Context: one part of a larger RNA, bound to proteins that are not shown
RNA sequence: GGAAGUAGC
RNA sequence: UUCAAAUGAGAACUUUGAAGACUGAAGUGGGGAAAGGUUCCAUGUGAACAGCAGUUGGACAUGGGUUAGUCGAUCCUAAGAGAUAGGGAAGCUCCGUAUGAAAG
RNA sequence: GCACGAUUUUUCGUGCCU
RNA sequence: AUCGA
RNA sequence: GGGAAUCCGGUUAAUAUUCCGGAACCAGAAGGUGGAAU
RNA sequence: ACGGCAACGUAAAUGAAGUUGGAGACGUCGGCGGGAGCCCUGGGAAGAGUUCUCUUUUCUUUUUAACAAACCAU
RNA sequence: UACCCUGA
RNA sequence: CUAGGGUAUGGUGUUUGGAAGAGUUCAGCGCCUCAUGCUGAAUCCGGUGCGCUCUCGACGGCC
RNA sequence: AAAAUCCAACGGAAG
RNA sequence: UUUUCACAUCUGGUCGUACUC
RNA sequence: UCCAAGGUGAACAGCCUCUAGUUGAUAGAACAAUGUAGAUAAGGGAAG
RNA sequence: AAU
RNA sequence: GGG
RNA sequence: CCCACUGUCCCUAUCUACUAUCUAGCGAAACCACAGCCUGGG
RNA sequence: GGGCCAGGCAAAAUCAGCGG
RNA sequence: CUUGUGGCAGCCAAGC
RNA sequence: GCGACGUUGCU
RNA sequence: CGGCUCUUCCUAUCAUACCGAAGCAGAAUUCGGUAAGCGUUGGA
RNA sequence: CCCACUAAUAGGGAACGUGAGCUGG
RNA sequence: CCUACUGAUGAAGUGUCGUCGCAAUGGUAAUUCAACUUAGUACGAGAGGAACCGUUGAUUCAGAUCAUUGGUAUUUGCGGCUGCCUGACAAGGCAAUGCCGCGGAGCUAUCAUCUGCUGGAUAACGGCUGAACGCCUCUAAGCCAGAAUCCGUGCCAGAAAGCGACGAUU
RNA sequence: UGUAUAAAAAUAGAGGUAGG
RNA sequence: CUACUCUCCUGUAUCGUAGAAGAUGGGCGAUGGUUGAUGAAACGGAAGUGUUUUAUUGACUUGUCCAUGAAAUUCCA
RNA sequence: GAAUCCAUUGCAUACGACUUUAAUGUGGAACGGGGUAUUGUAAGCAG
RNA sequence: CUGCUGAGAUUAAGCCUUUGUUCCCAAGAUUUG
Numbered sequence: 001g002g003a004a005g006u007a008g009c
Numbered sequence: 010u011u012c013a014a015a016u017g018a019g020a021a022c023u024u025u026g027a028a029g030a031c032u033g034a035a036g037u038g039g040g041g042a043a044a045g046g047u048u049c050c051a052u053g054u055g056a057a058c059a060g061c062a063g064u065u066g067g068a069c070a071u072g073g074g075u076u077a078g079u080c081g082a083u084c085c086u087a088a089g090a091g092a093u094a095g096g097g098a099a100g101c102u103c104c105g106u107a108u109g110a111a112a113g
Numbered sequence: 114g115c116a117c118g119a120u121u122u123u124u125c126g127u128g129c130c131u
Numbered sequence: 132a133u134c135g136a
Numbered sequence: 137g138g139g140a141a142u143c144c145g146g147u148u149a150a151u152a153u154u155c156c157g158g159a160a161c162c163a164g165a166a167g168g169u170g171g172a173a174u
Numbered sequence: 175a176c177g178g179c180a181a182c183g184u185a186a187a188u189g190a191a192g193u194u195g196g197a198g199a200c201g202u203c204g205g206c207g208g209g210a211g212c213c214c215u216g217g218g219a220a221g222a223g224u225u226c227u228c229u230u231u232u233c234u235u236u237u238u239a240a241c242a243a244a245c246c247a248u
Numbered sequence: 249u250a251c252c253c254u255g256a
Numbered sequence: 257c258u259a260g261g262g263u264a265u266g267g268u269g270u271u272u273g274g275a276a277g278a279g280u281u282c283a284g285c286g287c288c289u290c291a292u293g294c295u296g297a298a299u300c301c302g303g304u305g306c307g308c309u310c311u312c313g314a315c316g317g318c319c
Numbered sequence: 320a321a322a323a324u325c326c327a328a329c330g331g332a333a334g
Numbered sequence: 335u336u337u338u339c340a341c342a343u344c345u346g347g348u349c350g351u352a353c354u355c
Numbered sequence: 356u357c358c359a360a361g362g363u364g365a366a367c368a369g370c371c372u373c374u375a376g377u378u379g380a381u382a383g384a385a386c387a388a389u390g391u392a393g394a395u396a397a398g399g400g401a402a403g
Numbered sequence: 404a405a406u
Numbered sequence: 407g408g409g
Numbered sequence: 410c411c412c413a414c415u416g417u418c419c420c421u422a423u424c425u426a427c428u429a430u431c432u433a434g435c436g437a438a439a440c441c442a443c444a445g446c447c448u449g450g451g
Numbered sequence: 452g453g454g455c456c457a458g459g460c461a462a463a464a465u466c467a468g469c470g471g
Numbered sequence: 472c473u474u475g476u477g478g479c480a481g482c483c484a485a486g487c
Numbered sequence: 488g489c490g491a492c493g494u495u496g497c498u
Numbered sequence: 499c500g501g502c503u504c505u506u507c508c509u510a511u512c513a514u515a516c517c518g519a520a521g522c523a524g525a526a527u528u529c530g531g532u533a534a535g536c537g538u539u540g541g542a
Numbered sequence: 543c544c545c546a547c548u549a550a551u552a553g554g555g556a557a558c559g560u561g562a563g564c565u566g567g
Numbered sequence: 568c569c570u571a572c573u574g575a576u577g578a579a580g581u582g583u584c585g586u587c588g589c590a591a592u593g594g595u596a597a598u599u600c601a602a603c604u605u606a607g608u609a610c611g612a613g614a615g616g617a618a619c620c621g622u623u624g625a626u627u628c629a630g631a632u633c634a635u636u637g638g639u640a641u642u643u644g645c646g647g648c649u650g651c652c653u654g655a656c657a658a659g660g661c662a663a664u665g666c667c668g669c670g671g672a673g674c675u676a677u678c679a680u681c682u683g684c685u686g687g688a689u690a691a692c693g694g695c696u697g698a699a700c701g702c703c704u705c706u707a708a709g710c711c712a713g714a715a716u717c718c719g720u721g722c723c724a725g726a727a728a729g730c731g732a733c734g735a736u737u
Numbered sequence: 738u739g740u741a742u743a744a745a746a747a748u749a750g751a752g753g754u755a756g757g
Numbered sequence: 758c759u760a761c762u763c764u765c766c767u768g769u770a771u772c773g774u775a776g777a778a779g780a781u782g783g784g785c786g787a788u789g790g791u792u793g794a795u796g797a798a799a800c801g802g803a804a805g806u807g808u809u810u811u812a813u814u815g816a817c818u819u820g821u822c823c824a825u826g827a828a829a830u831u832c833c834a
Numbered sequence: 835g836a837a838u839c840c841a842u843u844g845c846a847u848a849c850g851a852c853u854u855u856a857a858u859g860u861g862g863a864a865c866g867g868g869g870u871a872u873u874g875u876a877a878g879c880a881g
Numbered sequence: 882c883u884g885c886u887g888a889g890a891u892u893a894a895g896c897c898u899u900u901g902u903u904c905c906c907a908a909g910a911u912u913u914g
Stems, first nucleotide, its partner, number of pairs: 001441002008435002010028006029378004038358003044354002049073004054068001058066001078161001080350003084138002089134002095104003113130006142159005162346004168341003172336001176183002188333001192329006201318004206313007213305001214303004218236006237278001241273003249264006279299007360372004381433003385430001390427007398419002402417001407412003443453001446459005465575002468572001470570002479496004486489002499566004504559001505556001507554003512537001514535001515532006539546001541544001583735007592724004597627001599625005610615001628683005636676004644669005649662005685719004693711003739772001741771002750765003756759002780825006789818002793814002796811005835913005841855001844852001859906001861905001863903003866899004871891003878885004
Other pairs, nucleotide, nucleotide, family: 003439tHS004438tHH005006cHS005436tHS006437tWH007436tHS009060tSS016020tWH017019tHS017064cWS020064tWS033374cHS034373tWH036374tWW042355tHS043355tWH047074tWS048352cWH050149cSS053069cWW055066tWH056068tWS057066cWW057068tWS061381tWS066067tSS073150tSS077351tWH078141tSS079160cWW085322cSS086136tWH086321cSS088135tHS091132tHS092106tWH094105tHS098100tHS108110cHH110112cWH122124tWS136137tHS137320cHS138322tWS140162cSS142153tSS143239cSS147152tWH148150tHS159240tWS167342cWW171186tWS172186tHS175184cWW176184cWS178180tHS179253tWS181262tWS189330tWS189331tSS189332tHS190331tHS191330tWS198199cHS198323tHS199322tHH205314cWW214304cWW224654cHS225228tHS228654cWW238275tWS238276tWH239275tHH240274tHS244271cWW246266tWS246269cWS247267tWW248313tWS255258tHS267312cHS280299cWW286291cWS286292cWS363370cWW364368tHS384430cWW385429tWW386429tWS388429tWS396416tWH397420cWW400415tHS400417tHS401415tWH403417cSS416419cWH416420cWS425664tHS442454cWW462728tHS463577tHS464576cWW465576cWW466848tWS469571tWW477498cWW478497cWW482494cWW484485cSS484491tHS485490tWS503560cWW506556cWW509534tHS511513cHS511533tWS512534tWH513536cWW514715cWH515714cSS523610cSS524609cWS524615tSS531691cSS532690cSS533715cWS538552cWH540545cWH542543cWW547551tWW548549tHS575850tHS578727tHH582736tWW590725tWS591725tHS596628tWS598626cWW604620cWH605619tHS607616tHS609616tHS611613tHS611614tHS633676tHH637678tWS640670tWS644872tSS645889tWS653657tWH671893tWS684720cWW689714tWH696706tWH696708tWS697707tHS698704tWH699703tWH706708cWH753762cWW754761cWW755759tWW776779cHS791816cWW792815cWW792816cWH795812tWW800808cWW840908cWW842854cWW843853cWW844846tHS846851cWS847850tWS861906cWW862904cWW870892cWW874887cSS874888tHS875887cWS876886cWH876888tHS877886cHH892893tHS892896cHS899901cHS
């Protein structure tokens, strides 16, 4: 870098 | 949490007033001890910190601040540690402190 | 460490406490 | 002897 | 744990039994005065 | 140095060596007495709030250290 | 609270 | 023993100095002003405690 | 608790 | 001569001292 | 580790107020399923 | 929940 | 929850 | 065992609050040969 | 078997619940 | 792969 | 030499 | 190892549908044939 | 294995049925 | 992660946007009981006791609906109860929805109600015509009847790359 | 790069022909 | 309703077919053919992608017979 | 010439989406009146 | 207790209606052969 503006606060 | 006002380029997080709440003296109160070391206070800034932001901070920048015959330490000993006299130990060292010390 | 002493042979004698 | 609140 | 002796009021951006103003106390030190003392 | 039979007291009032004591320096708990402060409460003063009505109301405040002089017991 | 004097 | 006179500690109070000159609360004034002073007063009489805190003192014990 | 520290007594050397 | 009576005289070093709990 | 108001409540249980201290921890906006939680529910009453 |  |  | 009681169950239904959800801001890590439609045969 | 053979089919970008 | 007919010993015994 | 279906044999 | 729920699928059909046979009066009953469309419980 | 309803309370499979839906001896 | 499954949007030819349809295909849904006649007929000495049709109910399941009934309390709507406050009455306010009764609208109730088809081709099977085989024969060529079976009718989705009619077209 | 050509029906049979 | 006869046995067919990519003319023969523009009228809904009747128009009219022109695009591109 | 968003409606709704309305009108909105409903007869005036 | 007073309060936020008063508007942006 992808995952990911996702989990999350 | 809400309203108004002010600061500011910029206001949900700053400031003032206004109401409403929360802690309900076993305080989110006020003091000390250790600890830390300047965090205390003033001014300026918003680069790093800030699971958001800040016109914010314990952030950095720039200065100031702790005054004792009477308050504490310094003065004393406790349990013990413990040099010496000695004696171990190849040796680092070990035991010994009332000890067969000419110790005030 | 303490006291005493005309200064004792002009070379520190005597006594007390631990 | 000496350090020890 | 044992230990001689100071309180008040005021004062700073941040300090108080310490600073300021006022009032005391303790310890130690000599000599001086007066008092008694032979 | 002093007076009182006395406990004891005063402005002072020799003390070497040596000897002795007290304080410092003392365990814990419970009840009682004395005092202080906080809190409670009355009156006075001041201020503020409530009210045609009722409420002398409601709320807030009302200080004296250190030490130095004489007075006084469970 | 304790001590001393009178007291028994 | 009861009872009559003294003896000591007087933390505990009986006034005063300190000390009102201080502080606190009201009312008023000073004025371009850092003028932050100035003027009046009051700052009083009490009581209460299975309260709470601490202190001292006379006991009881526990040991 | 101890130690630190303080006070007093007995005592009768000195004049 | 006596100071444990009284009054007057002096001086009183070192270090902690802010701040949070 | 110390200092620690009153009342109401029998009470140091519980609350209230006074004293004093905060309004600070990312918010706004709407409220379907899901999940947490608190409840109420006819008739039967442990058939689960 | 009932007590 | 009671017996 | 009896009695009482109740959503344990019949049989779930309803409500409130939060989470969940969006918006603003901030913002990861595991993991990663290459990728990803099914039947039958290899 | 998901990559091979033969078939069925085959239209972007995405959001939400959720299997293998 | 597995399903609904026991085995042994004889008599027969289409036939091979 | 096996020999199918039948048949005997009790189990 | 043994049994709850569940999803479907098979017919080797428990019932239901339609037939056959059976001493089938009728009612009721037994076997057989097609049949998987639809069902196939509550309590220790 | 039972005791009642009902029309009946049929048999199985998903080769470690569904223990990565689930639990017991 | 991705792919399933369920849903929710979605740019795009067709000039453009919109109205009204067509329906390729995919899924399917109703099951069963008892109740009255038809009966105390058929039948059966009797004892007993049919069925077809017609008609009404019920069970399971499905799809809807909230008038009626119940449940539901954040209408915090109305009412009642307790405590606190303003010196008093009144006046209000509060008690993390203080307590209690009722409580519309909504939500839901096999706790409430409504509705749940009709044509073909078939298997078993019953036959007809009729050879093979001068007979016969449901079968060989053919045909008829017949199962809750099969396929359509109806029911729902509507291809987001299937299509049509129509209105306007800066 | 002639983008030239429209019955049906059956294959054990069809079409056309004139009259009545 | 037919007697009878004929055709079938492929499209190896039927129709259209020159021109310097189609020139310019001249005659002879016939009222035709081919088209382009039309004037349309009628028809065609199964996806009407058109068909016909045609009046009309002005061309072209190889029907047949004659004369003029092509060229060094001098061997396919 | 139309459509979308901004805006409205609630027959809809996780968000999209869907059904309405929206450039002068029996238009829209906020209020109020009437009707309809729930609670139970208020406060106050009183007697 | 009685009278006002079968009153008062609430009534659409997912009830019905409006000759009631009021203001609002012949509006802004985007994409379109």